Entry title: Cryo-EM structure of P. urativorans 70S ribosome in complex with hibernation factor Balon, mRNA and P-site tRNA (structure 2). An RNA structure (16S rRNA, nucleotides 48 to 964) from Psychrobacter urativorans, in which 901 nucleotides are resolved. The entry has 51 different proteins, among them Large ribosomal subunit protein uL13, Small ribosomal subunit protein bS16 and Large ribosomal subunit protein bL35. The entry is indexed under Ribosome, Hibernation factor, Dormancy, Balon. It holds a match to the Rfam family "Bacterial small subunit ribosomal RNA". A reference for the family is Cannone et al. (2002), "The comparative RNA web (CRW) site: an online database of comparative sequence and structure information for ribosomal, intron, and other RNAs", BMC Bioinformatics. Its family is annotated with ribosome and structural constituent of ribosome in the Gene Ontology. Its Rfam clan is "SSU clan". The reconstruction used 30,469 particles.

Context: one part of a larger RNA, bound to proteins that are not shown
């Protein structure tokens, strides 16, 4: 340097004329249908109608390094019927791990456009506010305590589930004691936390 | 004893969300009045937090031809399409923001929901029951039905890029990355290439012999794009664990963290792209349409009939209009016909038109809103004008590069966003 | 585009003084069917009442209905009523526009013209809205002379619900009221300013 | 008895305009302020529906449908 390049008319009303003025064509485009046709390739698109009703099978799961644990599965060690190399029972020891509690996730990302004429969208600002998970800091994490699901026992129910009676753990609850901020305050004061697991 | 991942109270960022203002934003007046928690104020409740958001009083006020109320349609933007330009007309893929989630209602949990694929009550369809009682929600992704003119696979892989969970190992991920099927588009290749005349043959026209098809074809030379068949063959991979060494940490040469090396574990697609041979023109042109607008004309048949047509028209016994042919035009793996938008239309005119006779001055006046408005010297700086700063999202459009064999497409900076 | 500062002040806006030329106000003089209420006059017509007179008026293209010997029409003389205002009369004049003619008096608008003085932009235009608004026509109460929708009857015609003739009632007239329309036309909205020229005409005015 | 200069009423006739007829200081010319009307011909100034009216009836004011035309001034 540059974004700064863009502009056509014809037919048709009369006996012809010039005007008006309407219809109608020549073009672009499409989430395109349909008809004849049909060889490939990249790239793109593809229920515009019934926001109608929907079989099927997927779309949210994860962590045992938060628990108490073993329902499967696989090894370990030992009991070895040993039926010599058949072979099995106890054992959560272990790798894991159904189901239970427990934490994060499940407000994400995906779809539709029903409704909405304005708690919407756009543009531009405001203030009176929350904010898991992430980044810099601060004051900390101490000490009890009652449960209670899986797991028992006993029932109802066809399923779906469900009702008692008993009972275990935890980062599940619940006081207690502490509090650099906070929050309350008449500003003299007064209330308010938490949980531990793992590496060496 | 130390590190770490937590976990409490709590600042500040950052992200998100929640609330507020003021302008813009579809048609109707054959809808003009319309509001009583209405419209303001206090005490009080609520809330995360303003606020009639709730309530008791007080006042009688708010809104409206600047279009309130009501009513029709409707998700909004970015952009798309058309258009010289203003305009118009849409608002599908992609992007943001809003709404909903069989249909009414409430709420719980949670930092966040009043929660597609949670709960809870009621409704309707549907389904299972032993009749007492129960399930269920494709507007996730494939898929059925149906409705329609129409619109596709009940695939593959977490290999990339992210996303949930975990100290990692990993698992999960119909997002996403791909794959499949349709000419839907848009772009690119093809489907031979040369040479070939007493200008065969055969169609067709014809004054019967000439044209014309036609260098076309046959013949001869060559060629192998795509497709077919066989090798090879990048890049998408980010280098995980594991070692080793440095720092940082600490009582510590542990552990953990940060860094610097070696090491090659990971690829759905994938028989990858590409790149090399082999064989042989051998596997591949159809559609409109030829009166005039519009490029391209002539036989036969029919005879205002069949039957075309957008429009002006054609068809009546010699039809360049109708069927067919044979030659032309135009397009081409497309082509036409329909719907649809914008143009042509200056035919709603801002740009950019009219009103004496062509539509088209209200029968005249008067006047409210409203519009428009003299001469001078000052102030103001709203309006205009300029300049700065902030912003107007990427993407698209333009322009200069770059990168795919080219080109669609992909991409860096610009400019634009009046 | 959009916000928010800064800067310009030529235009718009918003203010402050000040002008006069748009627009208005006073006061003198003219014209005018300008509007509203009364009042009168003179033709003409109709109708009544008589004098005269005798046989046809009357209509049309012709007629015919119709009036007329019960005296019509003509011709003169009284009364009674309605209407419209001949000449003037004129692309004359007024009036927003529909519209306004005899004279006269009351009561009123606007207008044109000289020159002073005064106000000092008080302006234009105007959606709705509000007033006038021909003729018809519509209420109520008055009048009705001619004219006259409908309606009758006569001719005309093929008919003739027309046209032409003879009648004739609403209706034109008056109050008071509604209607709101016209080829309400200049088929030409109001307003302001600028642009060859000639000839008339109305109403003022100034010079010679 | 003219000169002239005003308001308003005619008739010609330039420039302009206009399609053209014709307008042409009393524009239909330059131009500027406002309002009011059109947008092919019928269907229709008609139907609903409002308002006004005693009524007649004004007023506002569509649609479906139909047709290529329907029109002005000229020759």
């Nucleotide at each position: 340097a540059a974004a700064c390049u863009g502009a056509a008319g014809a037919g048709u009303u009369u006996g012809a004329u010039c005007a008006u003025g309407g219809c109608u064509c020549a073009g672009a485009u499409u989430g395109a249908a349909c008809g004849c046709u049909g060889g490939c390739g990249g790239c793109a698109g593809g229920c515009u109608u019934a926001a109608c009703a929907c079989a099927u099978g997927c779309a949210a799961g994860u962590c045992g390094a938060g628990c108490g644990g073993u329902a499967a599965c696989a090894g370990g060690a030992g009991a070895a019927g040993c039926u010599u190399g058949c072979u099995u029972c106890u054992u959560g020891c272990u790798g894991a791990c159904g189901a239970g509690c427990g934490g994060c996730g499940g407000a994400c990302g995906g779809g539709u456009g029903a409704g909405u004429a304005a708690u919407a969208c756009u543009u531009a600002g405001g203030a009176a506010u929350c904010u898991a998970c992430c980044u810099a800091g601060u004051a900390g994490u101490g000490g009890g305590g009652g449960a209670u699901a899986g797991c028992u026992c006993g029932g109802g129910g066809a399923a779906a589930c469900u009702c008692g009676a008993a009972u275990u753990a935890a980062u599940a609850c619940c006081g207690c004691a502490u509090a650099c901020g906070a929050c309350c305050u008449a500003c003299g004061g007064g209330a308010g936390a938490a949980a531990g697991g793992g590496g060496g | 004893c130390u590190c770490u991942c937590g976990c409490u109270a709590u600042u500040a960022g950052a992200u998100g969300a929640g609330c507020c203002u003021a302008a813009g934003u579809c048609g109707g007046a054959u809808u003009a009045g319309c509001u009583a928690g209405a419209u303001g104020g206090u005490g009080g409740g609520g809330u995360a937090a303003a606020g009639g958001c709730c309530u008791a009083c007080c006042a009688u006020g708010g809104c409206g031809a600047c279009g309130a109320u009501c009513u029709g349609u409707a998700g909004c933007u970015g952009g798309u399409c058309u258009g010289a330009g203003a305009g118009g007309a849409u608002g599908a893929u992609c992007a943001g923001c809003c709404a909903c989630a069989c249909c009414g209602g409430g709420a719980c949990u949670g930092a966040g929901a009043c929660a597609c694929g949670g709960c809870c009550c009621g409704g309707a369809c549907u389904c299972c029951u032993a009749c007492g009682g129960g399930a269920g929600g494709c507007a996730g992704c494939a898929g059925u039905g149906g409705g329609g003119a129409a619109u596709a696979u009940u695939g593959g892989a977490c290999a990339a890029u992210g996303g949930g969970g975990g100290c990692a190992a990993c698992c999960c991920u119909g997002a996403u990355c791909c794959a499949g099927c349709c000419a839907u588009g848009c772009c690119g290749c093809g489907u031979g290439u040369g040479u070939g005349a007493a200008g065969a043959a055969g169609g067709c026209c014809u004054u019967u012999u000439g044209g014309u098809u036609g260098u076309a074809a046959a013949g001869c030379a060559c060629u192998u794009u795509a497709a077919g068949c066989a090798g090879u063959g990048a890049a998408g991979a980010a280098g995980a664990c594991u070692c080793c060494g440095u720092g940082g940490u600490u009582a510590a040469u542990a552990c953990c963290c940060a860094c610097g090396g070696a090491c090659g574990a990971u690829g759905a697609c994938a028989u990858u792209a590409g790149c090399u041979g082999c064989a042989g023109a051998a596997u591949a042109a159809g559609c409109a349409c030829c009166g005039g607008c519009u490029a391209a004309c002539u036989c036969u048949g029919u005879g205002c009939c069949a039957g075309c047509a957008g429009c002006c028209g054609c068809g009546g016994u010699a039809a360049u209009a109708c069927a067919g042919a044979g030659g032309g035009u135009g397009c081409a793996a497309g082509c036409g016909u329909u719907a649809a938008u914008c143009g042509g239309a200056a035919u709603u005119a801002c740009u950019g038109g009219g009103c004496g006779u062509a539509a088209a001055g209200g029968g005249a006046g008067c006047g409210u809103a409203g519009g428009u408005g003299g001469c001078u010297c000052g102030a103001u700086a709203a309006g205009u004008c300029a300049g700065a700063u902030g912003u107007g999202a990427a993407a698209u459009c333009c322009c200069c590069g770059g990168g795919c064999u080219u080109a669609a497409c992909c991409u860096g900076g610009g400019a634009a966003c009046u | 585009g959009c916000a928010u500062c800064u800067g310009a002040u030529a235009c718009u806006g918003u203010u402050g003084a000040g002008c006069u030329a748009g627009a208005g106000u006073a006061u003198g003089u003219g014209a005018g069917a300008g509007g509203a209420a009364g009042g009168u006059a003179g033709a003409a017509u109709u109708c009544c009442a008589g004098g005269u007179g005798u046989a046809g008026c009357g209509g049309u293209g012709a007629a015919a209905u119709g009036c007329g010997u019960a005296g019509a029409g003509a011709u003169c003389u009284g009364g009674a009523g309605g209407a419209a205002u001949a000449c003037c009369g004129a692309u004359g004049g007024c009036g927003a526009a529909g519209g306004c003619a005899g004279c006269c008096u009351u009561c009123u608008g606007g207008c044109a013209u000289a020159a002073u003085a005064c106000u000092g932009a008080c302006a234009c235009u105007g959606a709705g809205g509000c007033u006038c608004g021909a003729a018809a026509g519509c209420g109520u109460g008055g009048g009705u002379a001619g004219c006259a929708a409908a309606c009758a009857g006569g001719a005309u015609u093929a008919g003739a619900u027309a046209c032409c003739c003879u009648g004739g009632u609403a209706g034109u007239c008056c109050a008071c009221g509604c209607c709101g329309u016209a080829a309400a036309c200049g088929a030409u909205g109001u307003c302001u300013a600028c642009u060859a020229g000639u000839c008339g005409u109305u109403g003022g005015g100034u010079c010679c | 008895g003219g000169a002239c200069u005003u308001a308003g009423u005619g008739a010609c006739g330039c420039a302009g305009c206009u399609a053209a007829c014709g307008c042409a200081a009393u524009a239909a010319g330059u131009a500027g302020a406002c309002c009011g009307c059109c947008u092919g011909g019928g269907g229709a100034g008609u139907a609903c529906g409002g308002c006004c009216g005693c009524a007649a009836g004004g007023u506002u004011a569509a649609a479906a449908c139909u047709c290529a035309a329907a029109u002005g001034a000229a020759u």